[PDB]
Context: bound to proteins that are not shown
RNA sequence: GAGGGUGCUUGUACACCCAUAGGGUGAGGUUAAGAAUUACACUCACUAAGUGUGAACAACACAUACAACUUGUGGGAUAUACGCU
DNA sequence: GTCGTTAGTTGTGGGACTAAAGGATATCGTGAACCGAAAAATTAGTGTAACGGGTATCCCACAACGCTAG
DNA sequence: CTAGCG
DNA sequence: ACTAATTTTTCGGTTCACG
DNA sequence: GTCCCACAACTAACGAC
Numbered sequence: 001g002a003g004g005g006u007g008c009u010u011g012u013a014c015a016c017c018c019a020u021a022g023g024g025u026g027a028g029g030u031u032a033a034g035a036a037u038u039a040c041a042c043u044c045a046c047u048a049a050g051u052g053u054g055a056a057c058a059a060c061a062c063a064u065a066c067a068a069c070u071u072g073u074g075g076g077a078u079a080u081a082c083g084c085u
Numbered sequence: 086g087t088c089g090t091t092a093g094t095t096g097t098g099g100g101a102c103t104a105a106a107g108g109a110t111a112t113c114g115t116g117a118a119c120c121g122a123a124a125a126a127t128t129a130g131t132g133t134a135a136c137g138g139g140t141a142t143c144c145c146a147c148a149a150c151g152c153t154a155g
Numbered sequence: 156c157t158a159g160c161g
Numbered sequence: 162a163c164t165a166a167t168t169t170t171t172c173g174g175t176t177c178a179c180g
Numbered sequence: 181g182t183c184c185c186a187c188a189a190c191t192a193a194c195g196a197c
Stems, first nucleotide, its partner, number of pairs: 003018003007014001009068004023047006029040002032037001050062004070149009082137001086197016116177016150161006
């Protein structure tokens, strides 16, 4: 400063915060090396976010403006970034 | 007799000459030769096709029930 | 209130 | 086939300077 | 070209040493 969390869903902006989140990590398989250790666009997963009450990472109450609010499921197709020749 | 002064020429130079419209012109004479400058044209060199998952979007079609029994 | 059935 | 590098050529500048 | 207004000579007469 992007991007986000709460403010029903979407878009814009808005108050309050989080935000090196294009990051901080954990485990499993595999690879390389004498070792420390490194590695994977390999797989899976965790971690941040309004105010008050509240012992509390429990629960509850409160929290901005305009516009819109018919979606879901699937198939066909195209393209983007990455990997190989 | 001689020198400065004043007034009246006299010659010479600088400055004026309505307003309105329009508004076309033509413009010689020629000496050479080499060097430099930059602007222009010509020439020499390199090339794709589909593929794995995974996922963003598009068009295109369809659905979004109703009834009976334990 | 849930499961079978066209 | 497009872009960059190298070459080549017409005009202006300069110079010389007697019957 | 004309007319007019200035400017520089300039000279004939006039007054002083």
Molecule: gRNA (85-MER)
Organism: Flagellimonas taeanensis